[PDB]
RNA sequence: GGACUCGGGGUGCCCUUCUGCGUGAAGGCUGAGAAAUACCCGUA
RNA sequence: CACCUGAUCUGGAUAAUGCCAGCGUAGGGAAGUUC
Numbered sequence: 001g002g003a004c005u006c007g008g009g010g011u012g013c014c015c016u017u018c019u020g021c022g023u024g025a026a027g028g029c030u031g032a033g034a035a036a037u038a039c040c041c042g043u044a
Numbered sequence: 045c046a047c048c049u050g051a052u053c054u055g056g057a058u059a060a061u062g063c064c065a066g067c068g069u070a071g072g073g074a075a076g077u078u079c
Base pairs, nucleotide, nucleotide: 001079002078003077004076005075006042007041008040009039011036012029013028014027016026017025018024047072048071049070053066054065055064056063
């Protein structure tokens, strides 16, 4: 490395826009991942 | 170094943010069986 079963984790920021607040999106930054049922991880 | 706590941390950069470095030769942190 596979399989079977079980489990853990992060999801931020804004020089703009929809849009005055809210909300949710587009755009933008880093990145493996910025809510993907994906990605990463399970003795260091 | 998956990740969390320190941390409303320190220095740097940035429009801004662990974005980067330090902290970190830290303290924690979720796997058994079977081929």